The RNA (CRISPR RNA; Target RNA) with a sequence from Lactococcus lactis subsp. lactis has 66 modelled nucleotides. The entry is indexed under Type III-A CRISPR-Cas, Csm, Cyclic Oligoadenylate synthesis, RNA BINDING PROTEIN-RNA complex. The reconstruction used 587,955 particles. It comes from the structure "Cryo-EM structure of the active Lactococcus lactis Csm bound to target in pre-cleavage stage". Among the 5 different proteins in the entry, which are not shown, are CRISPR-associated protein Csm4, CRISPR system Cms endoribonuclease Csm3, CRISPR system Cms protein Csm2 and CRISPR system Cms protein Csm5. The source organism's lineage runs through Bacteria, Bacillati, Bacilli, Lactococcus and Lactococcus lactis. It was solved by cryo-electron microscopy to 2.79 A. Ions in the entry include magnesium. The 2024 paper behind the entry is "Molecular basis for cA6 synthesis by a type III-A CRISPR-Cas enzyme and its conversion to cA4 production".
[PDB]
Context: bound to proteins that are not shown
C1' cells in the first nucleotide's frame, strides 16, 4: 500500500448475382505495249 | 540496238458506354 485488480470489441458472413465489346460499313477511285525496229 | 517497273487519293467513320440488385445481420454488458 493508485476508485483497485482481473477482462482480445471480440465470434459467424464469399464484393457478390445478371449482361455478346457488340451494330452498319464493298480495298476501293482513275489510269491502250504503242512509237520508225 | 530505246522505253517506263506503278504513280496520284482516302488509313477508319459513326453508334452506344457501365447499368440493375442488394445495401450490417446475429451474441453479449
Nucleotide at each position: 500500500a493508485c476508485g483497485a485488480g482481473a477482462a482480445c470489441g471480440c465470434a459467424g458472413c464469399a464484393c457478390c448475382a445478371g449482361c455478346u465489346g457488340u451494330c452498319c460499313a464493298a480495298c476501293c477511285u482513275g489510269a491502250a505495249g504503242a512509237a520508225g525496229a | 540496238c530505246u522505253u517506263c517497273u506503278u504513280c496520284a487519293g482516302g488509313u477508319u467513320g459513326g453508334a452506344c458506354a457501365g447499368c440493375u440488385g442488394g445495401u450490417g445481420c446475429u451474441g453479449c454488458c